[PDB]
RNA sequence: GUGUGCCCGGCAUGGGUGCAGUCUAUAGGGUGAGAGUCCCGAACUGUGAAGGCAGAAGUAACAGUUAGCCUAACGCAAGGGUGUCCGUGGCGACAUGGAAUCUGAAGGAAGCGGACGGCAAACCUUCGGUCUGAGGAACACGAACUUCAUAUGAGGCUAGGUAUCAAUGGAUGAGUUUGCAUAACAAAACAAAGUCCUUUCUGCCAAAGUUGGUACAGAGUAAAUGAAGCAGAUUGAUGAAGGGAAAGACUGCAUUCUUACCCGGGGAGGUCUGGAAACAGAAGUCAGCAGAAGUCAUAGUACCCUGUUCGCAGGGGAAGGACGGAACAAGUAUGGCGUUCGCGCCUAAGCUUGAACCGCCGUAUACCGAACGGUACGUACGGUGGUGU
RNA sequence: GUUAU
Numbered sequence: 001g002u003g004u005g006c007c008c009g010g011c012a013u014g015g016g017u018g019c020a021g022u023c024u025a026u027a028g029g030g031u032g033a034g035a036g037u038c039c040c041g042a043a044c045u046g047u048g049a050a051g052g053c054a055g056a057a058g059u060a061a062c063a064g065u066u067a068g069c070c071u072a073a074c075g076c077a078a079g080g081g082u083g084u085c086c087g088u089g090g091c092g093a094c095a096u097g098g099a100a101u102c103u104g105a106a107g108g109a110a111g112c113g114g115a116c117g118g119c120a121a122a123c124c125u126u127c128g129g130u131c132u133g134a135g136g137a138a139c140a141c142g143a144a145c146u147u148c149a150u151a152u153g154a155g156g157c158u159a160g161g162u163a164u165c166a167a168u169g170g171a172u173g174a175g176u177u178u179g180c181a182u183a184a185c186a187a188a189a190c191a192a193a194g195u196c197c198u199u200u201c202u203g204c205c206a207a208a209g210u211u212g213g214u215a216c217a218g219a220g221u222a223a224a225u226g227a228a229g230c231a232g233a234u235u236g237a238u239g240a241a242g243g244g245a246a247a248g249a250c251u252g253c254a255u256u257c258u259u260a261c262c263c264g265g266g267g268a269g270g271u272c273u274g275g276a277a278a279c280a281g282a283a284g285u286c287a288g289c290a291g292a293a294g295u296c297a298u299a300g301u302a303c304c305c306u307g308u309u310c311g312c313a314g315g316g317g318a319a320g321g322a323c324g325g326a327a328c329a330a331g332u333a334u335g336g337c338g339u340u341c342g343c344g345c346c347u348a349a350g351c352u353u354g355a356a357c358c359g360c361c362g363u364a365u366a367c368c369g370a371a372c373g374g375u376a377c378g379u380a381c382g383g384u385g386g387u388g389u
Numbered sequence: 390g391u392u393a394u
Stems, first nucleotide, its partner, number of pairs: 003261001004107001006266005011108001014257011028040003043065005052204006068119003074113003079103004084099006123243006129234005145229005155180001156221003163214002166211003169197004175190004181394004267286001271282004294323003298320001303316002328354005335346004356387010366375003
């Protein structure tokens, strides 16, 4: 990875906390002093069963039917853009309205709706999965794990053929892979840890199919990472199991912390328009990449903290751009140090060059999609390496 | 296939 992106001020509809009130597992029931927590449990809805494919049942079993909280597709939509057209105003730069069309995103209409769908109870023990402990051919540099492997192709995947053991229904269920930049999703195939159940019909295929592991000998694949170890994260309320009379929710009021597309205000410099000029207008700023002082301007204005005699002292103190050039980084000896007579190394005053991108990490803060991947490297302030015309 | 940097 071409919308937006500055400064000052305001405000929760966002996050805490406190007080009050009401409420919690399908309906219902039980134990018990007490049940939101422990035991039962109709019914409805869904999923749904032992070789494979495709049908049809709707059994066992399991899940939902909690207080409650979110939401995909999509719909609406304030607002925004446009080298295009028409209206209206202006001598003009332009403005305003419509059309056409794009936009309305991942950072405040703190957008509205919707809802495939996700989630929903102190603490303790145990067992999974995923991610993190930068960047960087992964050295150097660096605040930024240890050991190793890797372009002399590690490794991952996709299609064969050998060898070998095994799998094999369904429910539950995080994750993994899809021939490679990375990540998400769709779809397919697989699937951890650990639980639960052992029903019925038809067709076609059936020593069939498809898989998973370890060990060969290769074939296709590249924007490169891979393995172990230790340590940490895991409310997308991640997947289990055992324990557990444990907490969870909403509303109102209070309080407090926070915010880039909201509300108010501000607009320099440069440009453009009219005018001979003075002057008067118009549009219009605004994210890193080598940038310390100091310049010009809005402006010591707005604002902010403090005094109170209420237009009032004192102390702070804004925004975009350009000039400038302390450093920095790369090259360079007319400067040096060591020469084994080639040369090697050390410095850079001066001189030349640094247009532009790529990230990454910390703290703060807002998101999409918890993480990963992203949102201009998200942004702000810092930290740090690389690319190079 | 769809997307994002």